[PDB]
The depositors describe the entry as "Cryo-EM structure of the spinach chloroplast ribosome reveals the location of plastid-specific ribosomal proteins and extensions". Shown are 780 nucleotides from a PDB entry: RNA (23S ribosomal RNA, chloroplastic, nucleotides 2032 to 2811) from Spinacia oleracea. An Rfam search finds the family "Bacterial large subunit ribosomal RNA" in it. For this family Rfam cites "Crystal structure of the ribosome at 5.5 A resolution" (Yusupov et al., Science, 2001). Rfam links the family to the GO terms ribosome and structural constituent of ribosome. Its Rfam clan is "LSU clan". The reconstruction used 37,636 particles. The structure was determined by cryo-electron microscopy at 3.6 A resolution and released in 2016. The 2017 paper behind the entry is "Cryo-EM structure of the spinach chloroplast ribosome reveals the location of plastid-specific ribosomal proteins and extensions".
Context: one part of a larger RNA, bound to proteins that are not shown
RNA sequence: GACAUGUCUGUGAAGAUGCGGACUACCUGCACCUGGACAGAAAGACCCUAUGAAGCUUUACUGUUCCCUGGGAUUGGCUUUGGGCUUUUCCUGCGCAGCUUAGGUGGAAGGCGAAGAAGGCCCCCUUCCGGGGGGGCCCGAGCCAUCAGUGAGAUACCACUCUGGAAGAGCUAGAAUUCUAACCUUGUGUCAGGACCUACGGGCCAAGGGACAUUCUCAGGUAGACAGUUUCUAUGGGGCGUAGGCCUCCCAAAAGGUAACGGAGGCGUGCAAAGGUUUCCUCGGGCCGGACGGAGAUUGGCCCUCGAGUGCAAAGGCAGAAGGGAGCUUGACUGCAAGACCCACCCGUCGAGCAGGGACGAAAGUCGGCCUUAGUGAUCCGACGGUGCCGAGUGGAAGGGCCGUCGCUCAACGGAUAAAAGUUACUCUAGGGAUAACAGGCUGAUCUUCCCCAAGAGUUCACAUCGACGGGAAGGUUUGGCACCUCGAUGUCGGCUCUUCGCCACCUGGGGCUGUAGUAUGUUCCAAGGGUUGGGCUGUUCGCCCAUUAAAGCGGUACGUGAGCUGGGUUCAGAACGUCGUGAGACAGUUCGGUCCAUAUCCGGUGUGGGCGUUAGAGCAUUGAGAGGACCUUUCCCUAGUACGAGAGGACCGGGAAGGACGCACCUCUGGUGUACCAGUUAUCGUGCCCACGGUAAACGCUGGGUAGCCAAGUGCGGAGCGGAUAACUGCUGAAAGCAUCUAAGUAGUAAGCCCACCCCAAGAUGAGUGCUCUCCUAU
Repeated sequence: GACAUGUCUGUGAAGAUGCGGACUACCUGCACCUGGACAGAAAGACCCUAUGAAGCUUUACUGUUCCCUGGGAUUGGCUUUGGGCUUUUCCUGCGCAGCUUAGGUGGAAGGCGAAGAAGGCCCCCUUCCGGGGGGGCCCGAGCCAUCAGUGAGAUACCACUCUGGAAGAGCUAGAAUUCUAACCUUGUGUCAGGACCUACGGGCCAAGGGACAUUCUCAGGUAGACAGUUUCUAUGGGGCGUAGGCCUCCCAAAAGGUAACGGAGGCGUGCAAAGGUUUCCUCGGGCCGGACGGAGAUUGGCCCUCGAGUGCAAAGGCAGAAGGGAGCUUGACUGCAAGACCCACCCGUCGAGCAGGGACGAAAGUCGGCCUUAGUGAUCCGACGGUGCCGAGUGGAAGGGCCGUCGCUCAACGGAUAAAAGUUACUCUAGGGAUAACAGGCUGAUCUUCCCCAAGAGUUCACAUCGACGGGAAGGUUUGGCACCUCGAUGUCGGCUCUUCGCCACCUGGGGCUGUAGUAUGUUCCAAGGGUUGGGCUGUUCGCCCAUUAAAGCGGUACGUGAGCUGGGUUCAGAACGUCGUGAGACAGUUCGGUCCAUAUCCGGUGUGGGCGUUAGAGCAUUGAGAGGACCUUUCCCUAGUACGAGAGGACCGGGAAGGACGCACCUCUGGUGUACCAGUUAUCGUGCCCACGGUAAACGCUGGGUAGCCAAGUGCGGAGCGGAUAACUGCUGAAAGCAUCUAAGUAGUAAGCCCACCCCAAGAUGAGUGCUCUCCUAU
C1' cells in the first nucleotide's frame, strides 16, 4: 500500500489480525468507553556524525581600523652656544737608564747666529707639580750634533704619521627663542545688487596662534573596536584519560603472515676506537692455604667447565671465539655490479665478482664501518663546496642546471598551510537505530529467594532456634555488561482513576516441631478465596513519625494505565547564589518563573437493536451446556474462671452477640434536592390611577418552606450445607523385608483453597433442546 482487519501461548529484525499449534467465535447497525493498530500530527529539538552553517569569546592565527611616533611635501627668516668631519699651523704626550713632563720612524752630520744673540725681569699657556714652553726687552751676537747612560736618538735642519689637544677657514647637522609672509582660528568690526548677512558664506582692514599644527605619502608601534578563518583521529555512544613513528619477546595455532584501549620491555644513540687487519689470551662461581682482609680487593692451588662477557631492551648468536689483551694503521675508499629477499605503491635488505688505488701479513688471504636485528622522515624550497653544462640580438654577466653535501620532537612521525584557540541552554541544516539516554531482548557479575556441608552458639545436645569457613542452584523485580528492533519520534518520575495476574504468605483457614504447662510465641508444611486503614513531612516512590488495626505483604503487566487525568519533580528560552572558567559561558550543585492536542476507521470492551437461521408458520411456558456475581471479617457473652497453673494468669471444642467493610433492593421513617408549587421581601417597569397582580434583575432578583420523582447520612435484606472430591497432616488393616511400615491391594478422618448448592443471564448450546396451545383459505 491492499485490506475478507479474533484470543491464547509459541516463533521471527529478539514486543504478530497476517507465521505454527490450540482455543473461541451467525451476518449487520446504533449508543457509549479508549487497551492495541510500536494509532495521527512535525525526514528527533536529546545523543552522535559532516575536514556542515551561524552567533558569541580571548594572552588562537592572520589582518583591518582608531590612535601615537619618526623621514619626506606643504615649509620661510635671522640670530647665540658646543656637536661631528675636512685642510692650515702649533703644541702635546714624566714603568726603568736618568742633564731627557722622549709615540713609532727617518732625509743624514752642520744648523743657527749680527733675517739685532747667551743668561735673566715679570706675566702668560701647560702641569701625572717633574720642570716644559713662551709675549716684550735691560742685555748684546752666541748657542752647540755624534761623545757617556738606553730596547730608540737628540723638535741643531727636515721627510712621514699615532696619541691628545689650541686659533683660523670650510663643511654640514642639533638646538632655544622670537619674527611673519605660508598655514590654522576668530569678530552684535566694517563692505554692498532694486533690498537683507545679529542668516550660511564672499571681499576688506583687523585680532590670536604660528612654520608647529592640519592635510598627503612612506616607515615603526598600538585596542576582538572590526574582519576572514582555524581549533586532528582512534574510542567497545561521546567527553574525561590513554595512545599515534621505529626495535625485541609473547599472544601467533612448530613456513611466512596475523587483530584487540591483549601481556612484557626498549629506541630517537654510542665508539678515532668499542673500526681494519697481524699475533697472543680463556672467562665466571665456588672450595682449600695465605699479613692487615671480613661473605668479597690482591696471590697460589683445586673443582664443574661456558652458568661470564658481548657500550645500551630483548631474542637469536659467539671458543682457543663475535668474548679479553697487545703491534701497525684508516676499506668509516672511488668507480660499479650477475644475482636474490621484502613487498599495494613509496621505501628497505643481502651481495659473488670486476676496475683502480691502498691497509695489515712471511704468505695464503682478510678490509667498501661496528656479532646481528632499533638510533629515524618523502616532496617543494632554500643553503654551502665542486663544474664553460646552458646562458633569450652577439661577448660577457645576472640567474639556472649538474655532482657532493647541510637545513624538521614536519613526534598527529606517508608529512593537508610558512603561519591558527575556545563556547553556544539563543542556535540552525544534512544524516544515523551504522551511535548513546527511556523501553524490550540476550547475560545474570550484583540483587532476590532457596539448598549441601557442618566447625561452633544454644546448662548437657551441630540439626527447638541460629549457623562460621566453604560448596550448589533457581528467579529476572535492583545496579550493571552487550548495542540485536525502534533517531522520516513508541512521551521518562511521582500522584488520581480503573484493572488484572504471580507467590518467594502481612492477616484470615488447616497443620508438624518446639528449649510447646496454659496464655502468647518461635520455626516451618498446605493453601493466592478474601482482605492488606487515616494523617504529619518530602515532587518524591522509598522512608521516618502520630492514631489506629485481624493485618498494615512483596512483586509482573513499556518500573500497568498521559489519543483517560494531573504537571509538583526532571530535559528549552528569563533571573539569581555558590563554585569552575582571562572570557563567552559552564556545573545529576542550588534557587524563583515558566503553553500537556485528539470529532474512534479497525480490533477490543460495555450496552442495545435489526436481519437471517433453527426445515410449515406462530403465541406462550420453561430445561440447562455454558458464563458471571456472591461464599469476607470483629470483638463481646455462655461454656468457665472450667481444663492448665504454686500463684500470676487463662484455653482447646461448640453455641449464642451486637458491629465493620462489602453487595442487592426500597422510600414508611429522618432528611438533600425538588427553577411545579406555596410564602415573605429589595429595586424598577407595566397593568390609566389607589387596591391588587404581571415582567425583569443569566440558564429561580434574594430569601424561607416543600408533594411526587430521584437521592443517601435513612429503611430493609444478604454471606447460610452433617453435600462431594481433595492439599499438608493424622490413621486403620498390611506385605515386599517371619519383625516394622499411612501403600504397593483396599479404606477413614481431614481446609476461607477446588467442584456442586445460593443469586442473575442463558438453546446464535448452527449441538439452534423440551412442553402446552393456535393456524393452514384463495385474488383473497